[PDB]
Context: bound to proteins that are not shown
Molecule: guide-RNA
Organism: Vibrio phage ICP1_2011_A
RNA sequence: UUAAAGAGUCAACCCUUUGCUUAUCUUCCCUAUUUAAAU
DNA sequence: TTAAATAGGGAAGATAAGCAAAGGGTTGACGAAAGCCCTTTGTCCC
DNA sequence: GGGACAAAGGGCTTTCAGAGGAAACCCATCCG
Repeated sequence: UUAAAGAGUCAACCCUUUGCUUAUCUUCCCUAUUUAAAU
RNA backbone atom coordinates (compact mmCIF):
# COMPACT_ATOMS: atom_id res chain seq x y z
C1' U A 1 0.00 0.00 0.00
C1' U A 2 -4.72 -0.60 -7.45
C1' A A 3 2.62 -0.32 -4.19
C1' A A 4 6.90 1.07 -8.08
C1' A A 5 7.30 5.07 -13.26
C1' G A 6 5.96 9.61 -17.07
C1' A A 7 6.96 17.75 -20.51
C1' G A 8 0.82 19.18 -23.82
C1' U A 9 2.71 22.45 -26.69
C1' C A 10 2.14 26.45 -30.81
C1' A A 11 -1.36 30.77 -33.65
C1' A A 12 -5.77 34.85 -33.76
C1' C A 13 -9.83 42.49 -35.21
C1' C A 14 -16.23 41.27 -33.04
C1' C A 15 -17.82 44.79 -35.65
C1' U A 16 -22.37 48.48 -37.73
C1' U A 17 -27.67 51.31 -36.61
C1' U A 18 -31.49 53.93 -32.51
C1' G A 19 -36.93 59.64 -29.46
C1' C A 20 -39.31 56.72 -23.71
C1' U A 21 -43.78 59.52 -22.53
C1' U A 22 -48.40 61.66 -21.17
C1' A A 23 -51.69 63.08 -16.04
C1' U A 24 -51.91 64.46 -10.31
C1' C A 25 -54.58 68.38 -3.30
C1' U A 26 -51.46 65.22 1.92
C1' U A 27 -54.54 66.59 5.01
C1' C A 28 -56.68 67.43 10.07
C1' C A 29 -54.76 67.81 16.94
C1' C A 30 -51.60 68.84 21.25
C1' U A 31 -49.64 72.10 28.96
C1' A A 32 -42.91 69.80 29.21
C1' U A 33 -42.93 70.94 34.44
C1' U A 34 -40.47 70.08 39.58
C1' U A 35 -36.06 72.12 43.11
C1' A A 36 -30.67 73.51 44.46
C1' A A 37 -25.53 78.44 48.28
C1' A A 38 -18.87 79.03 43.86
C1' U A 39 -14.62 75.17 45.70
C1' DT B 1 -22.80 67.65 36.04
C1' DT B 2 -30.53 64.57 38.35
C1' DA B 3 -34.14 61.51 39.70
C1' DA B 4 -39.24 59.89 36.23
C1' DA B 5 -42.37 59.87 31.58
C1' DT B 6 -44.55 59.22 27.19
C1' DA B 7 -43.18 59.37 21.29
C1' DG B 8 -51.03 58.89 17.17
C1' DG B 9 -54.70 56.80 15.12
C1' DG B 10 -57.34 56.62 9.51
C1' DA B 11 -57.05 56.31 3.84
C1' DA B 12 -54.00 54.76 -1.12
C1' DG B 13 -49.88 53.58 -4.19
C1' DA B 14 -52.21 54.01 -12.48
C1' DT B 15 -52.66 52.44 -17.22
C1' DA B 16 -51.12 51.43 -22.56
C1' DA B 17 -47.08 50.06 -26.71
C1' DG B 18 -42.50 47.57 -28.24
C1' DC B 19 -36.93 44.25 -26.98
C1' DA B 20 -33.42 43.61 -34.61
C1' DA B 21 -31.01 41.31 -38.49
C1' DA B 22 -26.22 38.97 -40.84
C1' DG B 23 -21.30 36.03 -40.78
C1' DG B 24 -17.83 32.40 -38.87
C1' DG B 25 -16.57 27.94 -34.29
C1' DT B 26 -9.13 24.64 -37.16
C1' DT B 27 -5.59 21.68 -37.62
C1' DG B 28 -0.82 17.66 -36.06
C1' DA B 29 1.16 13.58 -32.41
C1' DC B 30 -0.06 9.32 -28.69
C1' DG B 31 -1.44 0.21 -31.54
C1' DA B 32 -1.16 -5.03 -29.92
C1' DA B 33 0.11 -9.38 -31.76
C1' DA B 34 1.67 -11.63 -34.71
C1' DG B 35 3.50 -13.65 -39.99
C1' DC B 36 7.94 -13.64 -42.81
C1' DC B 37 13.01 -12.49 -43.82
C1' DC B 38 17.92 -11.14 -42.59
C1' DT B 39 21.95 -10.48 -39.23
C1' DT B 40 24.51 -11.47 -34.69
C1' DT B 41 25.49 -14.31 -30.28
C1' DG B 42 25.33 -19.09 -27.81
C1' DT B 43 24.40 -24.49 -27.40
C1' DC B 44 24.14 -29.46 -29.98
C1' DC B 45 24.77 -32.78 -34.23
C1' DC B 46 27.03 -33.96 -39.07
C1' DG C 1 30.91 -25.17 -44.07
C1' DG C 2 25.49 -27.29 -43.60
C1' DG C 3 20.93 -28.44 -40.24
C1' DA C 4 17.87 -27.32 -35.62
C1' DC C 5 16.49 -24.14 -31.19
C1' DA C 6 16.32 -19.70 -28.33
C1' DA C 7 17.08 -14.60 -27.53
C1' DA C 8 17.91 -9.64 -29.24
C1' DG C 9 17.03 -6.00 -33.19
C1' DG C 10 15.17 -4.04 -37.49
C1' DG C 11 12.54 -4.01 -41.67
C1' DC C 12 9.15 -6.33 -45.86
C1' DT C 13 5.11 -4.91 -42.76
C1' DT C 14 -0.04 -5.90 -41.99
C1' DT C 15 -3.63 -7.94 -40.23
C1' DC C 16 -7.68 -6.27 -37.42
C1' DA C 17 -12.09 -3.15 -37.14
C1' DG C 18 -15.73 1.17 -37.27
C1' DA C 19 -20.72 7.31 -35.99
C1' DG C 20 -23.03 7.67 -30.21
C1' DG C 21 -25.22 12.29 -28.40
C1' DA C 22 -26.64 15.48 -25.14
C1' DA C 23 -27.33 20.06 -19.16
C1' DA C 24 -23.85 24.46 -13.10
C1' DC C 25 -24.35 20.43 -5.80
C1' DC C 26 -23.89 20.49 -0.70
C1' DC C 27 -24.63 22.99 3.22
C1' DA C 28 -24.10 27.73 9.16
C1' DT C 29 -19.16 27.55 15.52
C1' DC C 30 -14.85 28.13 19.31
C1' DC C 31 -11.90 30.92 21.63
C1' DG C 32 -9.14 34.58 23.47